Context: one part of a larger RNA, bound to proteins that are not shown
RNA sequence: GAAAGUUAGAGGUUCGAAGGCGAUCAGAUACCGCCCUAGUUCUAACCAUAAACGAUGCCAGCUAGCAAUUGGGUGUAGCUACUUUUAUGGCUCUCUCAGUCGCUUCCGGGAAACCAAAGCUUUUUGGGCUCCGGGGGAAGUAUGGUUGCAAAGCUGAAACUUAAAGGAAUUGACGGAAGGGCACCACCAGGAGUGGAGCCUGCGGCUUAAUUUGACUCAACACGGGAAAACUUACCAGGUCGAACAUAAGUGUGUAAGACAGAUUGAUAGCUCUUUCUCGAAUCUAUGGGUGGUGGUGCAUGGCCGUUCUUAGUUCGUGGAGUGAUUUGUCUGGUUAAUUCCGAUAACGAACGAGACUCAAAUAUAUUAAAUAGAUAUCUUCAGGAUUAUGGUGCUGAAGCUUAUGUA
RNA sequence: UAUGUAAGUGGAGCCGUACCUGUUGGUUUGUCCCAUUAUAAGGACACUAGCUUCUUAAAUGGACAAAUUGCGUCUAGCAAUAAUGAGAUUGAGCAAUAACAGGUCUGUGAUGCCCUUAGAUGUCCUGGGCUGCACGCGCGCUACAAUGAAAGUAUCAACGUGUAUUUCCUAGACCGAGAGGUCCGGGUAAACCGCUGAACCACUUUCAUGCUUGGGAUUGUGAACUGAAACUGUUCACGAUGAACUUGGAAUUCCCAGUAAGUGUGAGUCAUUAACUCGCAUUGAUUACGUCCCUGCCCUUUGUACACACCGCCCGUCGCUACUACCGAUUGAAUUAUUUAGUGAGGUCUCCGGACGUGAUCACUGUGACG
RNA sequence: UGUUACGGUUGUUUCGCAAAAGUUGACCGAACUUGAUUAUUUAGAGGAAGUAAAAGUCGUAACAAGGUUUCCGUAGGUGAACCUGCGGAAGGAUCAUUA
Repeated sequence: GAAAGUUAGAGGUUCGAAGGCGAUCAGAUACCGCCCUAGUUCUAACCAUAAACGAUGCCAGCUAGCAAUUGGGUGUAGCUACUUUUAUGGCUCUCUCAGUCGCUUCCGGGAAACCAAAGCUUUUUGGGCUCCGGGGGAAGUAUGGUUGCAAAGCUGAAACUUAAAGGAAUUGACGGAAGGGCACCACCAGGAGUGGAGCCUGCGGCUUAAUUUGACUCAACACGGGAAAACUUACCAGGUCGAACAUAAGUGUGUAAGACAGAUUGAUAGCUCUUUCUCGAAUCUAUGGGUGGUGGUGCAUGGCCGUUCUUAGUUCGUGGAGUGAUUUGUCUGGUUAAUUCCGAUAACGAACGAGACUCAAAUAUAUUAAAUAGAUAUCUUCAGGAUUAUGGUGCUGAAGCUUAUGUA
Repeated sequence: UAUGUAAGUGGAGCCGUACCUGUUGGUUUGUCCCAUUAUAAGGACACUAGCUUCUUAAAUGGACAAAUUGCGUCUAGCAAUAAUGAGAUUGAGCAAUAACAGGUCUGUGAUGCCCUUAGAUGUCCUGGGCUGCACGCGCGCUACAAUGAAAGUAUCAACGUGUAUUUCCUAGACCGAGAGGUCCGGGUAAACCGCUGAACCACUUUCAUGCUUGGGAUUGUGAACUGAAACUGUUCACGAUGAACUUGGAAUUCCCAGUAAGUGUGAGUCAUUAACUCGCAUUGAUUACGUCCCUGCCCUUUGUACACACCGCCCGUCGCUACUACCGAUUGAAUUAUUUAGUGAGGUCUCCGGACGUGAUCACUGUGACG
Repeated sequence: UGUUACGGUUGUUUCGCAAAAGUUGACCGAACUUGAUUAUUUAGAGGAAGUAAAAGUCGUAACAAGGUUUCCGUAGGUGAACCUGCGGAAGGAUCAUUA
C1' cells in the first nucleotide's frame, strides 16, 4: 500500500450495492425510471488485496537512425521587452547532460504478434544478484500452522480424472461490425389476385385390401410432362403363363399347354379339378440366395438436370512479398449491366467467365422475285342517281295483278 | 310446275345511253396470233396492253451524338431533349471456377451389389384402387353483377395444327330442339377448311341494381357420343333445382409498357374428357423512373473461443445413476514405538552367616624307656 | 614311679583354616500395571464439495457492438448461469485527427 469491507466518533449535498415501487418481457429478483439505506466525507485506528499491468524484477557495459519535449548548463550584438541600448525576460537556431515519448528498419531477435530491447541467450554460454514455472483439471480446494474484530490474508497437498488445454498467425464463416454498392423471386409508388365461398386438382391425415408410390423452407405441394374407366400400374384381390453359368441324374407312362359338359373362374380359362385325353427335355435342373424385375438403396454410382449464383466471378506460368499455412498479381480510382476503365500502376501475350457472338422482331423491300397473296389498268348482268348527262316516251290499257292453266 | 299474264284488272308505265359504284372470269412473258388439243417461244403491236408497295428476308443497308456560357483541373461542360424507323426490336438461347451427401436405380438393354422367379415382384390373367373422406394445406377456375347482366344486331385475329394396314383437318347438301345421323367433296397442305372475316369491346332491345334472369354449386329424369364394355362418374347438350358468395381476417404474391390486367385461339398428353401447362393474338391503364428501410446478394475493413461452419459453440442451477476425497456427534475404535511414576523376577557386588571337614592343641590311653 | 615312644577315626577344652545354604544393603535391570506423548490405520447419523454421463429440466452466462463490451479486486443481493455499487485494466469495439 487504489477501491471495497471493519471498528469508534464527527458529518451527512451529490451519488448510490441492499431494499421498496413502475414498466418491458412467455419470465426479469436484470438492463431503463423515481425517493432513498450502508457507503462516498473528515478524524483515530485495523485490513493488505487490484488487469497493484508495461501481464516485461534491480544495479552495470555495449549496440542507430529520425523528430519532438521535461529539467539544468554553456557560446549565437540570433532576435528582442525597455531604465538608454546594455543588466533581464521571451523565443531563434546551435551544442550539451539525464532521459522520456514518438516513428523507421537491423550486421538484431523471436513461433509469430511483434521489441533500441523482448538485441549482444556464438555454432546448447558464462557481467552479478534475487524470485517463479514444469501438460490439463480436481484447487489456491482439503488440512495444519500463522495473522485478523470480522471479512478474510500469507503459506498449501493428495485421491481420483484426463489426450489434450493453451499461445501468435492464416483462409473461410461475408451475424446490434462499421464502409461502399446492387435486384419487383426486395421494398417505396401503384395495380391485379391468393388467404372468404363454390367446385377442379395436388399434398397431409384418416380410411380401407390398396388409397401404388417417388419429392418436403426457398429449391416438395396442376410435380413424375401422372387430364389414371382397364391399359398405364409399380398397387390391391383372386388368378394364369417360363428367364439364359447348380444349365440337368433320371425307363418322354411327362420337363414346360393350347383348348369338352359337371365343378370352377373374372369367363370351361381345363386357371385348376371330378371325369381324363392332350405336353413335344428344340429347358422344371431338384441353381450357385440369379439372369428378368416399375425390387432394394440416388448415402454405391453413370448420365441428365436442379438450385447454389437477379450475380461477377475464377485458374495461371514466372516474379521484387512470408519459417510457414498462404500472399498487391485477381487493386484506394474520386469510373460501368459487369474483373467495366482514360488510371494509382507494383508484370504480363495471361486465360475462361462477362462481353463478343447466336435467335426472334423493329428496320431500307435499292436489289432477286412469284402455285399463293396482291395493289393496278382492262374486261364480266345501264351497275338506279330520268335528285351529274341523254332518248323512244306516260295516263291512249302499258308494267303489275285476275281466270283456265299447258310434264294427272 | 314454264306459270308467261294478252283477256279481267290497272291509271302510267315500258324501253334507250353513261362519267361514278357494283360483277362472273380472263389479262404474273402481254394485244392479235405463228405454232400448239390449248398455252409459251416466232412476228407486229403495247412497242410491257397488271407490277413489286404490300405477302414473301434472299442478300446487303442502318447511331456516331462534332458542338453543352463554369482554365471540372492542356484528361467525364453525358442541360445537345436534339438528331433520328431507330439513343437496344429488345426480349431471349448459351452460360466459367467451385461444389451439394439437391432429385431420379419407378427415362432406358447407364449400373454396382442386394433380392426373389417353378411358390414370379417379373410377365400381369380380370376387376378394384391411385378418384376411398369428420380435417389441415397448396396452386387454380368461376363469381360475388347495373362500366354489368340478357336476346339479337354490327366485325376483326394471330401462333399454328392438319388421314394414309388411314380413323386428321374439313367443304357442301341432307336428317335432327340439340347432342348428333346418312351421302358425297377438298387438303399432305401459302393451294382445302381459311380473307383462319376469333372474343370482351360496337349498337339496339329486354332485365332496374330483388341473393333477382347476379351466381350455377347441388340434384332427378330423358336424349346421345367414343370406348367390346362408363358406376363416389368417360364426356356432351335439353327442361328442372337455383347452394354459398353482396369483394374476402391475420397475413402474403406478380409486375415499370404493348408490360400488368381483361378477352379469346392453337398445341401438349387425346378412343373420349382440360379448370392444367407450352405457345399466340387482341383490348390495353395506373404508378415510379428510385432508395438500401424490409428481405436477399456482392465487395472490402473489422471482431471471433465458430470450421458437420450461428440450425454454431456453449455456461451454471436442479433431477436420476455411479465413484473418489473431505467435515462430523460419538471426547469413537485398533495399533505403533517412546517415556514419567509405580511395583517388581533375576543377577553382580557387599554386610553377616558358618551345614560339613579338616587342621590342631588340650588331655592321654595301650605298652616299653629313662629317673 | 619325675619324664617320654608308639595306638584309642577316644575324652574334651583351648586355635585356627577355609567353605555351602541362608542373609543385610547397594547396583544393573527384564517384566507387567497406570498416565502422558507421538506416529499411522479405521467405523460414523448427518452435512457439503468434486468427477464421470453428452441422451433429463430450466433459462441463455460467454465468444460477433453475443445484443447491458469484457475482465479484475472488493462488498452486498439473487432459482441458476448471473446482477449491482466503488475502483482498476484493455487481454476493446478508440493506437487518432479537437491552434